[PDB]
């Protein structure tokens, strides 16, 4: 990074809901509607970023180990190399 428990910055709606009054209605002493700016205050809500719980995939470091391939090394012990190096003359001839 992904998949989950949460989380909830932050935006939205709906019902009301209660008041302040705009403001018009209608019986006109009553009282009823219907609109309106604001908000307590209550749910239902939806999306929803940072963060974060476990999980599982795992780069990449670090530790060993382990394989392949190179490749340092004083010194050893080769091998071969080369016109005339030295020392004997083993082999071929019984």
């Nucleotide at each position: 990074g992904c998949c989950u428990c949460a989380g909830g910055a932050u935006c939205u709606g709906c019902u009301u809901a209660g008041a302040g009054a705009a403001g018009g209605g209608g019986g006109c002493a009553a009282c009823u509607c219907c609109a309106u700016c604001u908000c307590a205050g209550a749910g239902c809500g939806g999306a929803g970023a940072a963060u974060u719980u476990g999980g599982a995939c795992a780069a990449a470091c670090u530790u060993g180990g382990u394989c392949a391939u190179u490749u340092a090394g004083a010194g050893g012990a080769a091998c071969u190399a080369a016109a005339a190096g030295u020392c004997g003359u083993a082999a071929c001839a019984a």
Shown are 94 nucleotides from a PDB entry: RNA from Saccharomyces cerevisiae. It was solved together with Zuotin. The entry is indexed under RAC, co-translational folding, TRANSLATION, TRANSLATION-RNA complex. The structure was determined by cryo-electron microscopy at 3.1 A resolution and released in 2022. The sample was in a buffer at pH 7.4. An Rfam search finds the family "Eukaryotic small subunit ribosomal RNA" in it.